[PDB]
Context: bound to proteins that are not shown
Molecule: 12S ribosomal RNA
Organism: Trypanosoma brucei brucei
RNA sequence: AUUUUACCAAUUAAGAAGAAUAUUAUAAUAAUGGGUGUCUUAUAUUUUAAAUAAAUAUUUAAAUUCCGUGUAGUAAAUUUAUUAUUUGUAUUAUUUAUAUAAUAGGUGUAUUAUAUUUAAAUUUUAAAUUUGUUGUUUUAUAUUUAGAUACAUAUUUAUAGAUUAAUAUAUUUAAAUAAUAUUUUAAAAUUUAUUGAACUGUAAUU
RNA sequence: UUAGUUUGAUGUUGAAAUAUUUAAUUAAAGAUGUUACAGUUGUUCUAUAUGUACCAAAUAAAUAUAGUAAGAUUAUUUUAGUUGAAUUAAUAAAUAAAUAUUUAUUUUUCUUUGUAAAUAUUAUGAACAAUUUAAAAAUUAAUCUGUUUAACUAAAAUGUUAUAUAUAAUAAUCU
RNA sequence: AGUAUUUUAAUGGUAUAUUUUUAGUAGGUAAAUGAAAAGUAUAAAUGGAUAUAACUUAAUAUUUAAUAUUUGUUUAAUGAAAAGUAUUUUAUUAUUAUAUUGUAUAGUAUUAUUAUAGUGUAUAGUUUUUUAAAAAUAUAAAAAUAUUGUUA
RNA sequence: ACAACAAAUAAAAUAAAGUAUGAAUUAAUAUCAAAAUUUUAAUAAAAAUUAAAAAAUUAAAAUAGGGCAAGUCCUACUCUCCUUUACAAAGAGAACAUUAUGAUAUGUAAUUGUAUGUUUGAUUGGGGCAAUACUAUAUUUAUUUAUAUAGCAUAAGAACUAUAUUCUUUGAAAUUAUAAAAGGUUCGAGCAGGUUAACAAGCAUUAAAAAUAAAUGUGUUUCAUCGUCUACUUAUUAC
RNA sequence: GUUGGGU
RNA sequence: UCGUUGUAAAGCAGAUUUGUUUAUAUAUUUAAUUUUUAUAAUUAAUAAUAAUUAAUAUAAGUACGCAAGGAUUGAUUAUUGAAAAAAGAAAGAAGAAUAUAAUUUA
Numbered sequence: 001a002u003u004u005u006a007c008c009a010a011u012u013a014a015g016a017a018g019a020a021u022a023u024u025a026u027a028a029u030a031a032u033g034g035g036u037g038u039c040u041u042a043u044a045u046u047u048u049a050a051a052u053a054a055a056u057a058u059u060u061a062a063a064u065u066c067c068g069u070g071u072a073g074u075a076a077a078u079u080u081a082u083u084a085u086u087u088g089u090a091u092u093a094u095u096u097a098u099a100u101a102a103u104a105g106g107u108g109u110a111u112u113a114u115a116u117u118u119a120a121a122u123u124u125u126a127a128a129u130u131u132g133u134u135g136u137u138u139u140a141u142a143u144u145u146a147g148a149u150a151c152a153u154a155u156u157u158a159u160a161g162a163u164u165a166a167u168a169u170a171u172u173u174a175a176a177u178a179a180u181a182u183u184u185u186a187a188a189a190u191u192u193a194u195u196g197a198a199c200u201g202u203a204a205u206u
Numbered sequence: 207u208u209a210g211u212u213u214g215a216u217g218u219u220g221a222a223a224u225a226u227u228u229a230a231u232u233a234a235a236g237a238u239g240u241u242a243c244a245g246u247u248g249u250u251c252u253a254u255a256u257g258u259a260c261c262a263a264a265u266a267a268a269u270a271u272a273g274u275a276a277g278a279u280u281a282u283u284u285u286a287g288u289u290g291a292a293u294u295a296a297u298a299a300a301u302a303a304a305u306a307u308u309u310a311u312u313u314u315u316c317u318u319u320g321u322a323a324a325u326a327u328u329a330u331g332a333a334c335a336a337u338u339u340a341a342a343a344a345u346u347a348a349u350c351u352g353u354u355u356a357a358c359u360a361a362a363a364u365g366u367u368a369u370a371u372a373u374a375a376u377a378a379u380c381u
Numbered sequence: 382a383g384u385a386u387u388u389u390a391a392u393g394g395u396a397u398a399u400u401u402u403u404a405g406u407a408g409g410u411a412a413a414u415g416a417a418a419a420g421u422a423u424a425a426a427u428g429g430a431u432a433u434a435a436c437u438u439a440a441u442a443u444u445u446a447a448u449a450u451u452u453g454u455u456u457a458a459u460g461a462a463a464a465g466u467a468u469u470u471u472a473u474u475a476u477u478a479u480a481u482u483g484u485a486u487a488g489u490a491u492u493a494u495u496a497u498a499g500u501g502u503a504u505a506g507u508u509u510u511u512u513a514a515a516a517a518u519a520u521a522a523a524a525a526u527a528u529u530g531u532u533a
Numbered sequence: 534a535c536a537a538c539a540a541a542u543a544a545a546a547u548a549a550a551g552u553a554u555g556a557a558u559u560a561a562u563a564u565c566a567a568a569a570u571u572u573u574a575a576u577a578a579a580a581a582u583u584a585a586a587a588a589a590u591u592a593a594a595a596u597a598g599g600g601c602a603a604g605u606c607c608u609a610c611u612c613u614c615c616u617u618u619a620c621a622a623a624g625a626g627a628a629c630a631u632u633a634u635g636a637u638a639u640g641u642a643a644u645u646g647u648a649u650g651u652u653u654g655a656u657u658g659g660g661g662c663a664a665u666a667c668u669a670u671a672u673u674u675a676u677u678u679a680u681a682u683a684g685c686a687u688a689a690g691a692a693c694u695a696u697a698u699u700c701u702u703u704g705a706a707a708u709u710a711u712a713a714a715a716g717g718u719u720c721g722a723g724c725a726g727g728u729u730a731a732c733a734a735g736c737a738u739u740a741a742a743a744a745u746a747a748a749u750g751u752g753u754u755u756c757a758u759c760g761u762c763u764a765c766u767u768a769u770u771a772c
Numbered sequence: 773g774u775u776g777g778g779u
Numbered sequence: 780u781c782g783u784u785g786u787a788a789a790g791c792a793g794a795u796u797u798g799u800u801u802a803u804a805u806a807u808u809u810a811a812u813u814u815u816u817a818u819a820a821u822u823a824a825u826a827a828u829a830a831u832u833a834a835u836a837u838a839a840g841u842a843c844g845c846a847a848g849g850a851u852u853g854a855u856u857a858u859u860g861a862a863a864a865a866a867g868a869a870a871g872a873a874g875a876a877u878a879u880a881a882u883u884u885a
Stems, first nucleotide, its partner, number of pairs: 005110002020096001022095001024093002027086001125140004141442004162169001183278003188271001190268006201243005216225001245261001247257003303328008357406004374387003379382001451553001463497001518548003526539001528537004568583005588813006595807003603796001606727003610723003614717004620650002625645001629640003667684003671680001736750004754787001756785002760781001764779005770773001833856003843848001
């Protein structure tokens, strides 16, 4: 004579019409192509043709078949009908937001092995791929969110054979008739209908 | 002096989704616009190149379909069998086996003993040599499916040490 | 050729001890098919039904990032049309004649390497580029040393 | 005076932090791990053992990171590409029938051609079976054979629906191949294998007879270690 | 050293 | 043409090559720095441990060789360089800049 070591900690209520004639299916009654800031006259504003299509079909048989790409009037004008903004926010369901931010000055250590404070002891990524299972291959910064469809079931009316190639034969005892479904993204040339020569290519012209 | 071609050399998401430069080589009346030619192909033979910023050109529809390559596939605390078998194309021969789901056989005995149906799937892929009517036992040989698998507190029997000198080592005489 | 010296571990003898032959507590059993009496609503102020895709979706936050990049102190040139429509408030103020109509700003995703070459000619300077040393790199220069050519 | 160069590649020119603004590639990750050694299924940062590795700023391509079954040679197969005389399709044309000797079309008529597809899985084969059962008879034979035939007409009890493992008899003994399109090119491309390749009682010539046969010759034999070999001989003389 | 043959 | 050796396969044609340097400081690792520190050195670690070469001259015209001859060998040149880590007050140019610690100065 001034003088407080270095390091080490954290997301929680949101406030305000800054949420709706809101989104998606649902109307079997309308319809000549909608275009408001529009508005003269159209030689110049013409699309039609007997087929599977803005008209869309209640079954398991037989059969064409080098091995079934399949079922018929249910009623004859009979009510399976292509509907729609308000005489109920039309009704019935269903879905929904991304603006907003003071949050704590110090528990572990201080010559280097990783959260549980008595000090040490343990450790380092997962999910797929590799079937010679790996040391090969690929992805993942983090928060929140979206993301993918085989009916774990059958109670009184009730009644269920087989068999020959075929004609035929038919002496043997059950049954809960119900069908509709079947991951996902990619792994490639393409089918139907149009467009392109202000880039670029060739010929003619300015 | 212009421009094209080759290629090296700067910029490497560059002031540019293509600028500048080195060298060689080939050719040199300069510019703009508009016409005709459109993918089944057009640039009037063919080839290359190109037809508007990846020439199977671009735009609109398609779950059209790829013997189909691969990648993902949302839900802890669980409650019972096999871990390398099977493999015969084709006239009267008992039977493929593994894996998984449902389901069925209380018969003797000293104890032990997962036996069988109805259903679903199956491509995880070895060449020589030796031996063998018994054993590779030839180590230059393997005979193969890995690997994960754990309530807490205690208990618990497991193994890697080296020996450097005895047909050895240390020493002398003499032929 | 003989000899001298040495301390020759025994091969089952040589122990005990050091990490997988057990109990008590939990606790149905011998390991892979969701839990919910609250909308399945008479229940309406303290119901946690709370559901649990680490990788293709969308938004957001961060590392790179004390970053790269920008940095506005000195102007040598002259008319259209395509293109562009930016609120020209009466943009101009007049001459001639004679209706009507329209004048300022490109394009390359930009206020970008950028003079769109249609006439025409010219001394109007016709006015936005920071920074106090270094490496590597990029250009330009680079002795009375040496190498190869042109040329005088 | 011009061009590059190699050495003094040296002086000298332009491109700063710092005040501002402010991206992008990238991002599994512990407040990441200096180094050495040993090992484990391909760089191992994975394990283990020794060891002892400060903080911040700048610059370096030594490692990690940033995509890689690749490069050369030989062999084999294929694709591609060429050729037509055969296989399927061919968009071009013809000819024929029908009405007319003048036009438009339909065909059952198309046996022509040029581009395109294909062209190396042969069990679509080969065996075996071969009327005359059964009981018998004769014959040639074979030594394991090949043949025919003597025996079969006719027969009415019920019921159960008891109808009972016993019968090789009704008739086949020589299909005269090419199923299918036919080839080439190691140049290009693709795939695969081997680079420790392939062939090695070898190598090379002759012709009887008239497809009668086979003989003959050479061998540093085989493969190699980086061997050597433009002069001898029959004579001629000369210095 | 010259001149005719064989390898 | 002659001929050494090995081999009877353990031998015989051709190849025997690979740097994301395509150019990236992200991590590690290095070379530096953290700016007067009055003051290297107790140890860690770390750039120069002769198998040199050439011209001369001297040992000597010796040793050694029958003789002609004739060595070994410490010196100068030639090759041209020198190396010490951490204890002090920090926002300009370490020059008040034209190499002076103010060369007169209003």